[PDB]
RNA sequence: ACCCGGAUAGCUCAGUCGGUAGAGCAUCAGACAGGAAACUGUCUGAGGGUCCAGGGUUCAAGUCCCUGUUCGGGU
Numbered sequence: 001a002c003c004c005g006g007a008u009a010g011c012u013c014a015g016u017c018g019g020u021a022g023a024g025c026a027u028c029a030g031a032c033a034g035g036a037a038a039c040u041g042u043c044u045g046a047g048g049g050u051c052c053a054g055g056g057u058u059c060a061a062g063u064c065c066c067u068g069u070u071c072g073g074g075u
Base pairs, nucleotide, nucleotide: 001075002074003073004072005071006070007069010025011024012023013022019059027046028045029044030043031042032041033040034039052068053067054066055065056064
Other pairs, nucleotide, nucleotide, family: 008014tWH008021tWS009010cHS009011cHS009023tHH010048cHS015051tWW018058tWS022049tWH026047cWW035037tHS057061tWH058060tHS
């Protein structure tokens, strides 16, 4: 320098035919079992994002097109 692939919740990652986004862990709150109790476990709920940035297509973009930034991998 060129080619390829990533960028989405605090973190790791999913997101189908374009039709305003989910899980695991983390954080907060609660419930149930055993136990006088400190505790040892099992489950449920909530918050948390504008999807790296700027444009374009479309009635409508995380999703399709181009540029920049950035990370990794390859020659």
The RNA (tRNA Lys3) with a sequence from Homo sapiens has 75 modelled nucleotides. The structure was determined by X-ray diffraction at 3.15 A resolution and released in 2021. Crystals were grown by vapor diffusion, sitting drop at pH 7.5. The entry also contains HIV-1 matrix domain, not shown here. It holds a match to the Rfam family "tRNA". The literature on the family includes a 1993 paper in Trends Biochem Sci by Hou, "The tertiary structure of tRNA and the development of the genetic code". Its family is annotated with triplet codon-amino acid adaptor activity in the Gene Ontology. Rfam describes the family as follows. Transfer RNA (tRNA) molecules are approximately 80 nucleotides in length. It is annotated as a transfer RNA.